The RNA (23S ribosomal RNA, nucleotides 1283 to 2031) from Spinacia oleracea has 737 modelled nucleotides. Lineage of the source: Eukaryota > Viridiplantae > Caryophyllales > Amaranthaceae > Spinacia. The structure was determined by electron microscopy at 3 angstroms resolution and released in 2018. Rfam match: Bacterial large subunit ribosomal RNA. The sample was in a buffer at pH 7.4. The work is reported in "Structure of the chloroplast ribosome with chl-RRF and hibernation-promoting factor" (Boerema et al., Nat Plants, 2018). Among the 53 different proteins in the entry, which are not shown, are bS1c.
Context: one part of a larger RNA, bound to proteins that are not shown
RNA sequence: UUGAGUAACGCAAACAUUGGUGAGAAUCCAAUGCCCCGAAAACCUAAGGGUUCCUCCGCAAGGUUCGUCCACGGAGGGUGAGUCAGGGCCUAAGAUCAGGCCGAAAGGCGUAGUCGAUGGACAACAGGUGAAUAUUCCUGUACUACCCCUUGUUGGUCCCGAGGGACGGAGGAGGCUAGGUUAGCCGAAAGAUGGUUAUCGGUUCAAGGACGCAAGGUGACCC
RNA sequence: GGGUAAGAAGGGGUAGAGAAAAUGCCUCGAGCCAAUGUUCGAGUACCAGGCGCUACGGCGCUGAAGUAACCGAUGCCAUACUCCCAGGAAAAGCUCGAACGACCUUCAACAAAAGGGUACCUGUACCCGAAACCGACACAGGUAGGUAGGUAGAGAAUACCUAGGGGCGCGAGACAACUCUCUCUAAGGAACUCGGCAAAAUAGCCCCGUAACUUCGGGAGAAGGGGUGCCCCCUCACAAAGGGGGUCGAAGUGACCAGGCCCGGGCGACUGUUUACCAAAAACACAGGUCUCCGCAAAGUCGUAAGACCAUGUAUGGGGGCUGACGCCUGCCCAGUGCCGGAAGGUCAAGGAAGUUGGUGACCUGA
RNA sequence: CAGGGGAGCCGGCGACCGAAGCCCCGGUGAACGGCGGCCGUAACUAUAACGGUCCUAAGGUAGCGAAAUUCCUUGUCGGGUAAGUUCCGACCCGCACGAAAGGCGUAACGAUCUGGGCACUGUCUCGGAGAGAGGCUCGGUGAAAUA
Repeated sequence: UUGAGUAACGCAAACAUUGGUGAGAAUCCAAUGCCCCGAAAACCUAAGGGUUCCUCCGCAAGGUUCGUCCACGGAGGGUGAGUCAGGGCCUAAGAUCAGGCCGAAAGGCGUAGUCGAUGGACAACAGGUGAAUAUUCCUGUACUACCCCUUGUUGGUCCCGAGGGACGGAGGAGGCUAGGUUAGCCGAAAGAUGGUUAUCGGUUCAAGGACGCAAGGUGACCC
Repeated sequence: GGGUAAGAAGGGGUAGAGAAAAUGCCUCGAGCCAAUGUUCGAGUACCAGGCGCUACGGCGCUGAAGUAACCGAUGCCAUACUCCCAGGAAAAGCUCGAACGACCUUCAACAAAAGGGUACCUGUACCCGAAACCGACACAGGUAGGUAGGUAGAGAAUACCUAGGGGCGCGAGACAACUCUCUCUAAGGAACUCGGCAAAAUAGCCCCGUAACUUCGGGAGAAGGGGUGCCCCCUCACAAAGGGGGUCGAAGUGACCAGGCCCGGGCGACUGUUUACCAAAAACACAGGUCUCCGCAAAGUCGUAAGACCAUGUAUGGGGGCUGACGCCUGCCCAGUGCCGGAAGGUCAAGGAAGUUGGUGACCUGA
Repeated sequence: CAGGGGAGCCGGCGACCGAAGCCCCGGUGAACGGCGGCCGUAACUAUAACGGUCCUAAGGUAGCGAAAUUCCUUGUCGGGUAAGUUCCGACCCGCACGAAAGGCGUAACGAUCUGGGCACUGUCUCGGAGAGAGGCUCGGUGAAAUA
C1' cells in the first nucleotide's frame, strides 16, 4: 500500500430550549425544565501517584467527533501546627549482633544490646476569614511540658526490688445519648383552577472547667 | 418490712530472711461504680426574614422564636454481667520503696499552690467506590478504613426521594433481513432434547395439618390446605392478635423484593479444601480406628559443621504408614519377598606374620 | 664368557588369627502380597448333599453380585411406559466382587451422578407480533488480520 473511507468510536442514567462568548458551537459558560445515583455514581482518609491543585494566555500535537474547553502546552503563584499524623519514648513478629562457637572463601549459628507499627504511651475545640491552605492563620475559651517567682524541705539523681500497665470469644438484658419524627412558638406566604392555609422556612452551638447522681449496676446479714 | 456481728469500694497496723511488695494475722470503713445530666463556656454569637445599594458580586444595617413529648441506636457506661473451652502479647511511661554500688550537691537538689513567661524536625496542595493509584488506554475491572438521613420495610435488602454530586467524550435520521438484550403469545403442555438445557411457575406474614425412616438430634418450612385490602364497631385497644358487620376490584404479601415439590437408587458419612485461565467431583481433608518407632543428650527433620525445630514438651506425649463418622464384622496361607530376634557352624576385607621364595653380590669355581 | 654364593638392602608369595553382613534356625499379615483344577454319583430327566484324583504355602470364609467391576450383552424373569440398549427388584454362567489398597448396610447432608411423577411453561408442534441496542442512510474521526 491492500483490505476501506469498511468495522468500530467503550453500556440501553436522557437529554432539551433560550441567551451569551467567539472568526467559527449538538459538544465551552449561565439560566429554566426534564432524568439518574443517593450503604453511592456522596463527603473525609491510608498507601500510592508526585504538581495533575489555583489564576492568566494559547489550541501545533494529545482527547476515539467537535472545541473558544481540558487531568494537554506555556508563564506565574500556591501546602503556615507545642495540642492532628510520625520521629525526638517503649516494645512484638522479624531482622541485625559486641564478644563467643563453627566454617575453602564469601560466610553461618548465636548471648546481652540495638533497630523494627500494623500496638502501647502522650497535651484543643467552636466560629470566622477565603483565587488555591487552615483543629495549622485571626477571634474567643482551654490543655501539656519546661523555666522564673514565693515559702517549706533540707540530701538528692541513676542502678536495684516490687506493684501497675495487662488484654479472649459468644450471648442477651438494663441505663443514657447521638439521630429522627411530631407538636408548640416565631416569621413569611395567595403559588391565575372546585375548595383551602390544612402551606413554606427557622426553632442551633463544641473542647474544657466546677458540682454531683438513680427508680441503673454492685455491696454481708429475712420475710 | 424491720433487726443485726463480721463484711464492698477504699485505707491503716503488725510478725517472720522482711523498706515496699507478697504471705499470715488484727483493725477502721455503708456506701461505692460512670455514660448521661446541672451550671459556666455562651454572645442579642449564629439565624429565618426584613430594610437599601449595586459592576448583581455580595455588601451595609436590622434580626423574632431558639421549647416539649414520643421513637431510638450496630454508638457510650463496658476487659459491666452471665456462660463456655480452644484458655485469650511484650516493654516503657506512671506509682511505691530499703540495703549494696555509682554520680552530684546547701541549693547549685527534691517537693506544693497561685501568678507570669517561653514553645524542636518532617508530612499538610490535589485525586482516592478514581480519567490522576493498580490494570500498556481518559479501559463496563480490582483497591483497607471512617461517616450512615426520609417513606414503606425485620433490615445497611429492595423501590422512590433529601443533602450533595452527576446526564456516562461522537451524533442526526430511518424503523429491511439477521444477531443480541427484554415483553406477551390462541389450542395443546416435554410431543423438544444426549438430558425439562433454558425459560416459566412457586414465594411474605398469621392459623390448621404434617408420612415412611431414624444415630431420638432430626426428617420439617415435610407434603398439603385456609386467610390476607379498605371502612365502622366490639375494645378500655390490652404494643398485639381475635371476633362481628359493611364495601371496591378480574386480581388485596396486587409493584420491586421474595423457597418449586414428591417417590426411588449409586458414590462419599457430614461443614469444609482442590487443578489462578476449559475438570468443584465419586478426588483430597475430616473426627475416629489400627500397626510400628521414640525413655529425653529421644526418635524424626534441616544442616559441611557448630547447632536449630520437635519442646522450654516427656509415652493419656511426639514422629511415621494405612484406613476413614456411626452400626454388624474384618476369614485362610509365613513357601517366596520384607521386618524382628537368634546364635551352632560354613563363606569372608583391610590388617597382623609362622615361614617360604627371588634379584643384587664381599668372594669361590669353571672355561 | 659363564656357574654357584655370605652379610646388608629391595621385593613377591602367605600356614594361622581376623567383625558385621549373607547362607542357616524361628517368629511376624490392620507388613509387600496370594487365596486351584480335572472326573464320577440321587430311582424321569436335570442338578450334585457325597466321594476320588493331581498340584500348591494355602486354595475365597461371612456378606454382596450383568455391579462406578459382566467380554459374550439390549443376559434372563418381573415391575414401570401405548411402546423402555437407560432406571428399580430378583436369579447367578462373579470373562475379571471380597473383607482396614477394608466388606455389607446406614438416618442426615450434597451448586454430585442417575430414573420416574405432579404443577408450570414458546423447549416443541409452528411460528407470530412488539420494545431497546446494532445492522441500513447522512456528516465527522478512522483501524485490523490478510495479501